[PDB]
Context: bound to proteins that are not shown
RNA sequence: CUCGCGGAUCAGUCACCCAAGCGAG
Repeated sequence: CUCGCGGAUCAGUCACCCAAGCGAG
């Protein structure tokens, strides 16, 4: 770097992405 956990804040029929923190390669 990338992935896994996580899910601040936003949101709000509001997911996915994304923060803290943590793990692995």
Solved structure of RNA, 25 nucleotides shown. The depositors describe the entry as "Crystal structure (II) of Nova-1 KH1/KH2 domain tandem with 25nt RNA hairpin". Teplova et al. published it in Structure in 2011: "Protein-RNA and protein-protein recognition by dual KH1/2 domains of the neuronal splicing factor Nova-1". The structure was determined by X-ray diffraction at 1.94 angstrom resolution and released in 2006. It was solved together with RNA-binding protein Nova-1. Crystallisation conditions: PEG 4000, isopropanol, potassium cloride, magnesium cloride, pH 5.6, VAPOR DIFFUSION, temperature 293K.